[PDB]
Context: bound to proteins that are not shown
RNA sequence: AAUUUCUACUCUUGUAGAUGUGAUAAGUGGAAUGCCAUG
DNA sequence: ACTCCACATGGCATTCCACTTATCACTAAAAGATCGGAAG
DNA sequence: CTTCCGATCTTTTAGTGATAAGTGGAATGCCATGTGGAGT
Numbered sequence: 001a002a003u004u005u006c007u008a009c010u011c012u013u014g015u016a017g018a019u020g021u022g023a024u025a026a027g028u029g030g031a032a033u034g035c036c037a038u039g
Numbered sequence: 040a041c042t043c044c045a046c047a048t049g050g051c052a053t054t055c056c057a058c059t060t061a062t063c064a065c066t067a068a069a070a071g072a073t074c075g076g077a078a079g
Numbered sequence: 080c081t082t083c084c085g086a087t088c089t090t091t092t093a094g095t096g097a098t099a100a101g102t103g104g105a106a107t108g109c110c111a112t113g114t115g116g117a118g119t
Stems, first nucleotide, its partner, number of pairs: 005018005020065020040119006066093014
Other pairs, nucleotide, nucleotide, family: 001010tWS002010tWH003007tWH004019cWW
């Protein structure tokens, strides 16, 4: 404990595997708080 | 070394977060706007 | 003192066939229930 970036490491100034980027838009799911009810 | 106990659910609203899903581009060259110098 | 135009820089453009998505619902299961805290 190094990495375009992520994960597990260190015989090795690195190893093994993976990795489609940018832009835009939408949705889903958690958590907290309120309101009305339920067991 | 043993045993009890921790409130839970449903429908909405607000904020915050993380994550997923669905389209487009992966492009030279034609067309148009702009301008510095030639000509009047 | 004014007008044109060929170089040059941005900006917009052109657009194929994938033929797919094949259906089968009528309800199920598909996975699991905080796992971890305390006293005595």